[PDB]
RNA sequence: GGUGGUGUUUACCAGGUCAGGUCCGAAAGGAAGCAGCCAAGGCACUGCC
Repeated sequence: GGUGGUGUUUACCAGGUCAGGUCCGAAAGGAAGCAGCCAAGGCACUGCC
C1' cells in the first nucleotide's frame, strides 16, 4: 500500500439521506438543502495479503 477490525477525530468547499426552515406553484405538487445521521477522510493500534 490493498483489504478488514477497533479507538479517536472532522462546520461549508460538485457522497447519501434529510428533522427543522427556505424556494417555486392558485393547487396538485415540484426544488435546493443546514444540523443530525450514514458514508467518507484524518490520527493512531491491529489481522490478513
Notes
An RNA structure (4.5 S RNA) from Escherichia coli, in which 49 nucleotides are resolved. Crystals were grown from: 20Mm NaOH-MES pH 5.6, 200mM KCl, 9% Isopropanol, 5mM Cobalt Hexamine, VAPOR DIFFUSION, SITTING DROP, temperature 293K. It comes from the structure "Variant 6 of Ribonucleoprotein Core of the E. Coli Signal Recognition Particle". Lineage of the source: Bacteria > Pseudomonadota > Gammaproteobacteria > Enterobacterales > Escherichia. Method: X-ray crystallography, resolution 2 A. The entry became public in 2007.